[PDB]
Context: one part of a larger RNA, bound to proteins that are not shown
RNA sequence: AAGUUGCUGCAGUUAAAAAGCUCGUAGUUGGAUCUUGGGAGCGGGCGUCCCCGCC
RNA sequence: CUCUCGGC
RNA sequence: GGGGCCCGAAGCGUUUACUUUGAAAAAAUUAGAGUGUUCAAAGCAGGCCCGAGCCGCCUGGAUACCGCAGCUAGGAAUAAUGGAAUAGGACCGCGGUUCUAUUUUGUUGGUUUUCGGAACUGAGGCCAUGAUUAAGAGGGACGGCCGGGGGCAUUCGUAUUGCGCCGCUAGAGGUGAAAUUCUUGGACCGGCGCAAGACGGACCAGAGCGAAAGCAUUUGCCAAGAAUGUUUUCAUUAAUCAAGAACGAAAGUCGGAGGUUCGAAGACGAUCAGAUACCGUCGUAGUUCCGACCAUAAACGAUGCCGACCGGCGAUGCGGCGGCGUUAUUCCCAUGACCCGCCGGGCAGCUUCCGGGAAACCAAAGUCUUUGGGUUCCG
Numbered sequence: 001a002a003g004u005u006g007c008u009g010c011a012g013u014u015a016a017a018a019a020g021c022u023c024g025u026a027g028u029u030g031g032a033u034c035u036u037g038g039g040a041g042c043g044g045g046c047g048u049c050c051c052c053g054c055c
Numbered sequence: 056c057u058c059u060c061g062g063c
Numbered sequence: 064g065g066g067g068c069c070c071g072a073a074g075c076g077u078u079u080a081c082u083u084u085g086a087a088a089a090a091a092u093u094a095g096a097g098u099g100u101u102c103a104a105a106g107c108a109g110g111c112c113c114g115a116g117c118c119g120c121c122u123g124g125a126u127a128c129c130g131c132a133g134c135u136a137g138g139a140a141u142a143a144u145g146g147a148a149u150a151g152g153a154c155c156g157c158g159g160u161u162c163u164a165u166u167u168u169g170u171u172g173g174u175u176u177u178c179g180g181a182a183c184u185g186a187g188g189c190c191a192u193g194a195u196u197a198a199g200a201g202g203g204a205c206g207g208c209c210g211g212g213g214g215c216a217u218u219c220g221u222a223u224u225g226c227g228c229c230g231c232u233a234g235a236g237g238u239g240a241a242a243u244u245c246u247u248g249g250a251c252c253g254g255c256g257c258a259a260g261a262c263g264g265a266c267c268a269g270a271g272c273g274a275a276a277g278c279a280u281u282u283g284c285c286a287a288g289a290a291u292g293u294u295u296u297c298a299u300u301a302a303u304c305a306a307g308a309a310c311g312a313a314a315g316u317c318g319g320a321g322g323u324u325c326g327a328a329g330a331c332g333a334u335c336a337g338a339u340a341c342c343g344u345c346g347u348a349g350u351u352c353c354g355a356c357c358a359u360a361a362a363c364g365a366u367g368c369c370g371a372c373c374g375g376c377g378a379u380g381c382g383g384c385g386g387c388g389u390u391a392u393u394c395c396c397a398u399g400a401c402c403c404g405c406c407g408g409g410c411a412g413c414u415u416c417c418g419g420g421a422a423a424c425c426a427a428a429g430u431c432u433u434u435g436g437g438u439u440c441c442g
Stems, first nucleotide, its partner, number of pairs: 003434001010442001012440001013423002018439001020310001022308002027303003032195001056074002078143003081138003085134001093127002097107002109121003152190001154188002157185001159183001162180002200300001201297002205292002209288001213285004219263002223259008234245002271278002315356006325349001329345004367438003371430002374414003379409001381407006388401004418425002
C1' cells in the first nucleotide's frame, strides 16, 4: 500500500457490529452577556489605503 | 496603569 | 528638603490556559551555504600569483530544526476561574488606642521626642453605593384536562369442565380416512340448577399510555406522569455517561394455596418403507394466585441519547386558541356532539431529482474527501 485501527480519517437497518430498559458517580462536553465608537502629521497614499501614533 | 528619589 | 532643562526605584486595579518574541538548549546524524574528491558517495577543505625570493597573500570550517516540560518579554480575541448580598464592601478623612530604628533640648546623665511609622477600635461622608438577562436549556410551583400507565379492593360476563334431577332416543366423538375413547347403567342432544378455576370476545383501530418488559369487564381508594396553558418561581442547577443500581415477556427453580382449560414428559390409536413425529384420544410438570429466586428473547425499528438545520400534503390522539353554521336543554350565553382553521407535543401515512446509499430503501439511514455539534457502547 491499509481510509483493512481510521486524531487527520473507517464503520455499526439488511454485510461483522447499538447494551432489553432507565437511573447514575468518576470521565468528557456545556446558552447568551461586561470597551464599543471616536483621534495626529507622519500613515498597507487626510492622500477618509492607513507604516501607523492609540487621541 | 498608578505613584516615588524624577539624577541631565 | 527643594528647577521646568527629566526619565529611575515599587506594585499590579485576579490566577491560568493560548499565541508571538528572546535566552539557554553537546557533537555526530538530518535539511542546507561554500568548496571540480578527476564526477559521486564522501571530506572540510581550499584559492592567488612565482617574472625564483612569493625571503608569502586571501579565506571557510555557515545557517536551519531540536517535540513536551522549565525561564523571559509583548497581545488579550476565545476558554476556565474569582471581587460587593446577613455587606465582615471600596475610597476620603476625624476620634479614641499600643509599641518603636533614629534626634542633634552635641560633655555625659534628665532626655520632650504627638516626634517618623505602626499596634487595635469608635463615630462620619461618599460610592448612580453593590444582584446582567430570564435560553424555542433545565428544575419546581400552579390550572383544566388526558391516557388498555401502576398498586390494592370490588363488581359483572358468557363459555368451558364436572355434578344433580327431567325428556327422548342409538349412537356420540374424532379424522383426508379411520381407530384409540364414551355409550340401553342412557353416551351425544335438549331443559332447569349448582360448583370451581381460568379468560376478559365482539367494541379493538398502522389508536392510547408506559423506561422497556408490558398494559383492555364495572366501581372506589392510593400515590405517579407526559403533553398543553402560564407577563409564576429558581437561575445554568445541564447532555452523555466506566464502576454501581432499579425494573425486566416466556420458559425454568424454591415454599405455600389452587388446579377449569390447555398441555412439555409419558401412554395409546393412526400414517409410513421406518415414524421415537406431523393427525387423533388421554395425560404429569406447568399454565392461575402469594412470597422468594433467574436475568435471558428475532428483549426488533435487526436502526444510541441530547441539540440544530433541511420539502410538500392529508389525516389521527391530547391540550390550547379562533371562527359560518347544525344539534342537546332554555329564557340567552357558555358548556358538551359535529363543522372549518391555527399552535405545540405524540403515533404514523402518502409524496418528492433534499440529499444519502452497494442497492433494497431512508425526510433520515440527509446536512460525509466541500470529511470536526456534545457524548456513550461497540465491529
An RNA structure (18S rRNA, nucleotides 654 to 1164) from Homo sapiens, in which 442 nucleotides are resolved. The work is reported in "Visualizing the translation landscape in human cells at high resolution" (Zheng et al., Nat Commun, 2025). Among the 79 different proteins in the entry, which are not shown, are 40S ribosomal protein S2, 40S ribosomal protein S8 and 60S acidic ribosomal protein P0. The entry also models magnesium, potassium and zinc ions. Rfam match: Eukaryotic small subunit ribosomal RNA. Clan: SSU clan. Method: electron microscopy, resolution 2.19 angstrom. The entry became public in 2025.